[PDB]
Context: bound to proteins that are not shown
DNA sequence: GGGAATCTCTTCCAGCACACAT
DNA sequence: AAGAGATTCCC
C1' cells in the first nucleotide's frame, strides 16, 4: 500500500 | 432496418480508530 | 457486484 471485521463520529 | 439480447466495462460515499489478513 | 450502455444477430 488493498480487502475482511468491529468502535466511535 | 429494427428491435432485443448478452456481454462488458464502470461505478465504488462523510470521518476517524483499533484490528487482522494478503 | 450491480447496473448501464453498446454491438451484435436474427427476424
Nucleotide at each position: 500500500a488493498u480487502g475482511u471485521g468491529u468502535g466511535c463520529u